[PDB]
């Protein structure tokens, strides 16, 4: 980062505010750039399939191929 590595790039720590996101929603998460490996779950969310007669819980796939300024030392 859900876990993990490789290139680059990149003064610092902070403090408002806005944004983002399936995997610790929220102020002691995150919000340079490129490239590859890989796991967990459908709960939510969304697509796709389903018009079906139970008292036994149980269809399948996808998301980060995510997101900005501002200010103060």
């Nucleotide at each position: 980062u859900g876990g993990c590595c490789g290139g680059c790039a990149u003064g610092g720590u902070c403090c408002c505010a806005g944004c983002c996101u399936c995997c610790u929603c929220g102020c002691u998460g995150g919000c340079g750039c490129c490239g590859g490996c890989u796991g967990g779950g459908c709960a939510a969310c969304a697509c796709c399939a389903u018009u079906g007669c139970a008292c036994u819980c149980c269809g399948g796939u996808g998301g980060u191929g995510a997101a900005u300024g501002g200010g103060a030392c």
precursor form of the Hepatitis Delta virus ribozyme from Hepatitis delta virus: 73 nucleotides with solved positions.
Rfam match: Hepatitis delta virus ribozyme. From the family's description: The hepatitis delta virus (HDV) ribozyme is necessary for viral replication and is thought to be the only catalytic RNA known to be required for viability of a human pathogen. A reference for the family is Ferre-D'Amare et al. (1998), "Crystal structure of a hepatitis delta virus ribozyme", Nature. Gene Ontology term of the family: RNA nuclease activity.
Ke et al. published it in Nature in 2004: "A Conformational Switch controls hepatitis delta virus ribozyme catalysis".
Protein in the same entry: small nuclear ribonucleoprotein A.
The depositors describe the entry as "Hepatitis Delta Virus Gemonic Ribozyme Precursor, with Mg2+ Bound".
Crystals were grown from: NaCl, MgCl2, MPD, Sodium Cacodylate, Spermine-HCl, pH 6.0, VAPOR DIFFUSION, HANGING DROP, temperature 277K.
Released in 2004, the model rests on X-ray crystallography data to a resolution of 2.2 angstrom.